Overview
This is an experimental structure of RNA with a sequence from Escherichia coli K-12, together with DNA, with 58 nucleotides shown. The 2019 paper behind the entry is "Structural Basis of Transcription: RNA Polymerase Backtracking and Its Reactivation". It comes from the structure "Cryo-EM structure of E. coli RNA polymerase elongation complex bound to CTP substrate". Protein in the same entry: DNA-directed RNA polymerase subunit alpha, DNA-directed RNA polymerase subunit beta, DNA-directed RNA polymerase subunit beta' and DNA-directed RNA polymerase subunit omega. Method: cryo-EM, resolution 3.6 angstrom. The entry became public in 2019.

Context: bound to proteins that are not shown
DNA sequence: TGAATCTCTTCCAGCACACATCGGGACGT
DNA sequence: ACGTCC
DNA sequence: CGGAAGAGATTCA
């Protein structure tokens, strides 16, 4: 203590 | 001679969590 | 690999 | 991808 992306949540 | 209409190109396209991974490679000494 | 580049 | 809105280009004379 950033940002991608994934998956499942109300 | 100028005002429709047809072509292209910017800009948008709910809310709030939770929890994984995984972050740039190509060459002188 | 350190170090120093695209 | 809908919508729209400039900026070509085509119809009216």
């Nucleotide at each position: 203590g950033c940002g991608a992306u994934g998956u499942g949540u109300g």